[PDB]
RNA sequence: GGCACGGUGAUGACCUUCGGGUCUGAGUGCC
Numbered sequence: 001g002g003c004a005c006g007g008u009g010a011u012g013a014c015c016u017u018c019g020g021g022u023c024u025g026a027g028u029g030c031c
Stems, first nucleotide, its partner, number of pairs: 001031005012023004
Other pairs, nucleotide, nucleotide, family: 006026tWS009026tHS010025tHS011024cWW016019tWS
């Protein structure tokens, strides 16, 4: 430099009747 995934969320963790959510806030890989 370019592409893929990212605002209806990358990354780790906690609470639970296992039906779901919250907190933190942008990086990662190839040549």
This is an experimental structure of RNA, with 31 nucleotides shown. The structure was determined by solution-state NMR and released in 2019. The entry is an ensemble of 10 models. The PDB entry is titled "NMR solution structure of the C/D box snoRNA U14".